Entry title: Cryo-EM Structure of MILI-piRNA-target (22-nt, bilobed). Shown are 47 nucleotides from a PDB entry: RNA from Homo sapiens. Li et al. published it in Nature in 2025: "Structural insights into RNA cleavage by PIWI Argonaute". The reconstruction used 122,269 particles. It was solved by cryo-EM to 3.2 angstroms.
Context: bound to proteins that are not shown
RNA sequence: UUACCAUCAACAUGGAAACUUGGCUC
RNA sequence: CAAGUUUCCAUGUUGAUGGUA
Numbered sequence: 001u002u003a004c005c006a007u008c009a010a011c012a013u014g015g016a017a018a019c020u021u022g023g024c025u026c
Numbered sequence: 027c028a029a030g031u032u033u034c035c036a037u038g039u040u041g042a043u044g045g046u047a
Base pairs, nucleotide, nucleotide: 004045005044006043007042008041009040010039011038012037013036014035015034016033017032018031019030020029021028022027
Other pairs, nucleotide, nucleotide, family: 003046cWW003047cWS
C1' cells in the first nucleotide's frame, strides 16, 4: 500500500430444509 | 428456543502473479 482488471487460492459470515441433543411450563 | 450434523446455496475480505499501463 501505487489506477482497476482478470484468474487462482484461502478465511469468515448468513439464509432454507429436516435430523439429533439440551432447557422453566403442560 | 438454543447448539451441532448433512445438504443446497449466497456473500464479502485477504495474498499472489499476467494485462492496459